Released in 2006, the model rests on solution-state NMR data. The RNA has 22 modelled nucleotides. On the sample the depositors note: RNA was prepared by in vitro transcription. It comes from the structure "Structure of the AAGU tetraloop". The entry is an ensemble of 20 models.
[PDB]
RNA sequence: GGCGUGAUCAAGUGAUCGCGCC
Numbered sequence: 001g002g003c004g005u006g007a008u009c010a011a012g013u014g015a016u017c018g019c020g021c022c
Base pairs, nucleotide, nucleotide: 001022002021003020004019005018006017007016008015009014
């Protein structure tokens, strides 16, 4: 640096926080 995972909103199927892995 990137992604997945729980919660919320909406219905823009994305976003925010904890954590993990390289």